[PDB]
The PDB entry is titled "Cutibacterium acnes 70S ribosome with mRNA, P-site tRNA and Sarecycline bound".
An RNA from Cutibacterium acnes: 892 nucleotides with solved positions.
The entry also models magnesium and zinc ions.
It was solved by cryo-EM to 2.78 angstrom.
The organism belongs to Cutibacterium, within Bacteria.
The entry is indexed under ribosome, sarecycline, acne, ANTIBIOTIC.
An Rfam search finds the family "Bacterial small subunit ribosomal RNA" in it. Gene Ontology terms of the family: ribosome and structural constituent of ribosome. Clan: SSU clan.

Context: one part of a larger RNA, bound to proteins that are not shown
RNA sequence: CAUUGGAGAGUUUGAUCCUGGCUCAGGACGAACGCUGGCGGCGUGCUUAACACAUGCAAGUCGAACGGAAAGGCCCU
RNA sequence: UGGGGUGCUCGAGUGGCGAACGGGUGAGUAACACGUGAGUAACCUGCCCUUGACUUUGGGAUAACUUCAGGAAACUGGGGCUAAUACCGGAUAGGAGCUCCUGCUGCAUGGUGGGGGUUGGAAAGUUUCGGCGGUUGGGGAUGGACUCGCGGCUUAUCAGCUUGUUGGUGGGGUAGUGGCUUACCAAGGCUUUGACGGGUAGCCGGCCUGAGAGGGUGACCGGCCACAUUGGGACUGAGAUACGGCCCAGACUCCUACGGGAGGCAGCAGUGGGGAAUAUUGCACAAUGGGCGGAAGCCUGAUGCAGCAACGCCGCGUGCGGGAUGACGGCCUUCGGGUUGUAAACCGCUUUCGCCUGUGACGAAGCGUGAGUGACGGUAAUGGGUAAAGAAGCACCGGCUAACUACGUGCCAGCAGCCGCGGUGAUACGUAGGGUGCGAGCGUUGUCCGGAUUUAUUGGGCGUAAAGGGCUCGUAGGUGGUUGAUCGCGUCGGAAGUGUAAUCUUGGGGCUUAACCCUGAGCGUGCUUUCGAUACGGGUUGACUUGAGGAAGGUAGGGGAGAAUGGAAUUCCUGGUGGAGCGGUGGAAUGCGCAGAUAUCAGGAGGAACACCAGUGGCGAAGGCGGUUCUCUGGGCCUUUCCUGACGCUGAGGAGCGAAAGCGUGGGGAGCGAACAGGCUUAGAUACCCUGGUAGUCCACGCUGUAAACGGUGGGUACUAGGUGUGGGGUCCAUUCCACGGGUUCCGUGCCGUAGCUAACGCUUUAAGUACCCCGCCUGGGGAGUACGGCCGCAAGGCUAAAACUCAAAGGAAU
Numbered sequence: 001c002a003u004u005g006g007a008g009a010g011u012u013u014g015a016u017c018c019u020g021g022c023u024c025a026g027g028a029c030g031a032a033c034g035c036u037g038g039c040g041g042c043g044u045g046c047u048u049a050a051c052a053c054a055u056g057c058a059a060g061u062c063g064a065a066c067g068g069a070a071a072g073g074c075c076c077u
Numbered sequence: 078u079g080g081g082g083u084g085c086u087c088g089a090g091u092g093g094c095g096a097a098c099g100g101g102u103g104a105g106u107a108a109c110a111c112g113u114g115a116g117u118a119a120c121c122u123g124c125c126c127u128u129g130a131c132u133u134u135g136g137g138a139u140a141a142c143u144u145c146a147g148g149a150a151a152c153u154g155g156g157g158c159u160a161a162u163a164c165c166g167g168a169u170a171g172g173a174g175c176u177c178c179u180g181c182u183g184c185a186u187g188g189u190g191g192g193g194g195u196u197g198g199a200a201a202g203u204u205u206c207g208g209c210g211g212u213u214g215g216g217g218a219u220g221g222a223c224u225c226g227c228g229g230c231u232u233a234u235c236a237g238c239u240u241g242u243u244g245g246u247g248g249g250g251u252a253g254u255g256g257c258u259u260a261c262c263a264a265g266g267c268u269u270u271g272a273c274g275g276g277u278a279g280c281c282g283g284c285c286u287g288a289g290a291g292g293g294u295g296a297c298c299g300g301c302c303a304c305a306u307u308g309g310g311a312c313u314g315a316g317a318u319a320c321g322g323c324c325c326a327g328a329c330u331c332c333u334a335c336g337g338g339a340g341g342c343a344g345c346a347g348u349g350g351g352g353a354a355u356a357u358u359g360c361a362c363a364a365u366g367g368g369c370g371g372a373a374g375c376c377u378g379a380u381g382c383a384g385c386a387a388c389g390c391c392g393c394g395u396g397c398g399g400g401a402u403g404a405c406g407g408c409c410u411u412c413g414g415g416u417u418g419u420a421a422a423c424c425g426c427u428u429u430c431g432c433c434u435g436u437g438a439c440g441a442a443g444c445g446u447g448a449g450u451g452a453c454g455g456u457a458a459u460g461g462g463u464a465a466a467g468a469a470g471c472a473c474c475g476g477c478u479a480a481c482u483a484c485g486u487g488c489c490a491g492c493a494g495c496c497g498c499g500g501u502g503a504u505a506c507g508u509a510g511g512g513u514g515c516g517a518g519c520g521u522u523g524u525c526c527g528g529a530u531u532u533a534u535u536g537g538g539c540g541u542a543a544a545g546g547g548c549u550c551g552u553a554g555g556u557g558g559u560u561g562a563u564c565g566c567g568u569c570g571g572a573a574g575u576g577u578a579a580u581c582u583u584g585g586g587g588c589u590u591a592a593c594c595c596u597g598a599g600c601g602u603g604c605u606u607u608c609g610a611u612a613c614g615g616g617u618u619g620a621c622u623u624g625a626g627g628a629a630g631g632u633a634g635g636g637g638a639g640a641a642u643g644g645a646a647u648u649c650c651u652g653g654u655g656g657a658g659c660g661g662u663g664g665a666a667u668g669c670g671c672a673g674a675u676a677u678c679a680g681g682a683g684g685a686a687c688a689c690c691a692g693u694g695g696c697g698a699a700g701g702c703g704g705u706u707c708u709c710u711g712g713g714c715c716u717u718u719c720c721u722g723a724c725g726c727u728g729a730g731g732a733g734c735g736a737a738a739g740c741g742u743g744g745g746g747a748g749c750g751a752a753c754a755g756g757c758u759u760a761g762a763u764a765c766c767c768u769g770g771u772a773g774u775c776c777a778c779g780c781u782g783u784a785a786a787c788g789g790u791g792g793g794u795a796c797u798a799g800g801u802g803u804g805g806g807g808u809c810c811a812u813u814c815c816a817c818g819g820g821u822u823c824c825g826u827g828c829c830g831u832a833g834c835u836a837a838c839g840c841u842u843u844a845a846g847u848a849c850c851c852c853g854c855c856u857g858g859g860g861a862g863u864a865c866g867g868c869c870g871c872a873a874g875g876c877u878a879a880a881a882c883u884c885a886a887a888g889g890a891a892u
Stems, first nucleotide, its partner, number of pairs: 008024004014892001017889002026526004031522005038393006044386002046351001051349003055346003060094003065091002068087002072085001074081003101304003111228007120221002125217007133167001135165002142157006173196010202209001230276003237267003242264008279301004283294004306327005329340004357383001359382003365379001366377004396426004406417004430467001431463006440453001444449001470515005475496003481510005491498002537855003540838002545852001547734004554727003558621007566614002568610008581599007624724001625721003629716004636710007643687001648682007658669002695702002739780006748774002753769004791851006799829012812816001833840002857884003866877004
C1' cells in the first nucleotide's frame, strides 16, 4: 500500500519570445424576444408597483350547555 | 286555519371551543434575525395521555323576546321579562404565601427528601341512558419563550460612540432573568482586532457552476424570522406582527337625507396599472391534513384535481424494406459531365401518435347504522378502423468551428463575438444550389460560473514587462536557537449525542422506458459531551550558550555638530607703469576702453569654494560626507579569555531623518546665475551662442518633505564551484629580532565565473540560486496620481484617492 478528476483558440511584431488585457468554444436560468410548432408524461408559471383594487369565495361549528320556535318535518279545524 | 315545543330538526340570541392553525408576501431587519451547538437552579404550555384527590351550599342579573324613544343609515338609549356548563357569596382541598426544624446534596444565586406552625386558593351539569362532561395536585407529550459560544456582506473619501448609557443597592413589574422599570449611589461601557455612521440584503436546507478549493445565488419544495393600507396602541386569550378583530391618527375609496357612517386581495381566481415578461373570475371535499360535534355530520380557494403557456426536463412520432434506368427538374461545369440521389418514380409492407369507434380502471383494507359512496372521469389503459397518410423546422458553412460554390452588389448596400469582410473573380454582404450542426424546437439578448493560475489557500508575482515604501527608529501584531519536567488549549485517535425531511451520491423497487416517484444506505465536510495519545505548536517552569547584547583590550575612517583659522584664485578698490584696443565667437556684434581700458606691479577689502593628496578608495540608515586645528559626539571592525542567558527578527498605524529647488524673518553677496535686457543666428528664435544681469546660490533660525531619493533589486537568516584585485583588525612563519615577504583568520568592497535561475538581457556566496520569518506593493493601456472629500502647509504644493468614458492593445528583452 494509487487516482475518478483539470483540453484550449484568436489578437501587439517585418519576424520572434515573454508579459498582458480583450474576445470566443462549455454549462445554466422562475427568463424575454425572433422564426417555427405534432403528441404525451412530470414539473414550473408577476423576478417589476409591499402599486391601487370592482365581484364571488377563502372560518366556522355545537340543540347530548340554555331560553326557546323564525323556517322545513310529524301529529291536530 | 292555527296548535303541540310535541319528536327529529332549526334561523336569530346567550354559552363553549376554534378563530394565534392552514394560506400569503419579503417591505423592514447587518440583528442572538438566521445556521450550528448548548443553558434555563430565570420560564409558560389550551386540547391529548397518565396518576392522586374531588365534584359542596347559596344568590343576583342579562341577551333573545316585549314595549318606548331617537337615527337617512350604521344603529343607539330607556321600561318590562327570561334560562343556563353564563355570572357572583360561602364551605371544603396541596406541591400557593410566610416561617421553623431536619436528611442528602449542586454550578454562585441554590436543588431536593421528611416533619411542624401559620394565612389562604376550586368545580357543572347534561343524555336519545348507549353517553359526554366539571375542578384541582403531580408527571408525560406537544408547542412556545429567553440567554449564550461559534459562523456567514460592503464601506475608513464614516473616528470617535453612549448618560438608563455601564455597574451597584432597595422597590416595582413580568410566565420569566434582566436598566425591563424606578429611586439613590458610583463613572462607567464600546472602539483602528474598525465602535458609531453610510450602502445593500430576509437567513438557511439547497440551486447553478467548478477537477477541487472556491465563485454566484436564496424560485418551486422544506425550516426559522419578519410583515398584513401607513404609524402607534392595547384588549380578549393557554397562546396574538391578532391577514379576512378592536381603538386612535395619516393617506386613500365608498355611502349619506350632510347630522354622520363603511372599507383594506402581500388568501384563491380576477381587473386596472407598471413591465421585455408570467395563467382560470374552473371542479370536488372522493383522498390526505385541519376546526367544531358524543355521533351522523357541517366547514375547509388547505389540499386533491382540471384549464392555460414549448417555460423546463423526459419520452415518442412525422414512416419501414426494396428500388439504377443512377429518370426528369433545379444547381454547377472544363459542356465530358458532376450533384441533389435510392432521393423520386415505382413495388411490397407496418399502424405508435393523431382522427373514428368499443371496453374501461386503480387510487377506497377509506367513509357510511345502512342504502350507498371518485372531483379527476368515459380519464389512464386497452380492442377495432382509416390512410404512408394529419405531422419539420431553425441556425450555420473565412479562422477559432462541423460544413462551398454560383449569381447580384461594387468601402455602396451591408456583415461581425474577436481577427476583420465589402474599393469588380466577395467560400465573410444578398439570393440560390449544395452542405453542416441541432430538431419540436432552433437562434438572439440578458444574467451567473467556467475557460481566467486574470486576487494564485490549493495556485502568481515585484532588476528592465504593472509592482520594494526615500531611509531608519519603533507600537500593536506575526514569528522563534538547544534541552529537562509538566499541563493536554491547538493537533491526533475512539465513544455517545446531534446534523429533520426533501435534495445530492449510491443499492434495490414502481410508473410500457425515461424524466419522475418510493425505499435502504452514505453524505450531512461541523458542533457538543466524554475517554485516550504527547511527536510537534503553544502555556507554566528549570537549565544551556551557539543567536543577540555587554565588559576589557586592540582599531580604521570626507560619520555628525561647534568654534577658530590657512593659502591660491576670481572680483572690486587705491597707487605705479604703459598706450589702443580689449573682449567674445562658427563668424560677429552688443559691451568695455585715450574721461587711459586690456595688460603689468604693489597695497588693501570682501565673499565663496577647498588644486595636488583623491581613485580602481573610505564613512554614513538613507539623503549624503574632502583645507587645517581644537572642542563635543554617533556608529562600525577585530580579539582570545570575561559577563548576561534567547533578552532574537520583522514591523501595519505613528514618529523622526530626508539632495536640490522653493517659502518666512534677519544677515551676507566675490563668483555663478532662472527671470530680464541687449547682440547674433533664423522664415521666425519668447532658444542654442555672446555681452550684461535680479532672485537664488552663502549664514542663522524655522517651513516645505519631493527626486532616475536607482543597485529602478525591503529587512533577517542558513546553505550552494572556484578564480582574482582591493580596504580594516588580528595571529603565524623565516631572515630580521624592524620591515620586506609569504601564509591563515574575521569583517568590507569590486571583477571574472560553475551549478542553478531568468522571456531574454543578464544574476550568480555582496543572488536575480536553494530555503524559512515579517513588511511594502502589483492585477491591461489611457483617463489619472486627475476630480470630489479630508489631512498637512505661510504659499508653492504634498499625502490619501476614484468614476464616467475610451482603446484592443500598452509593454519587456532580443533578432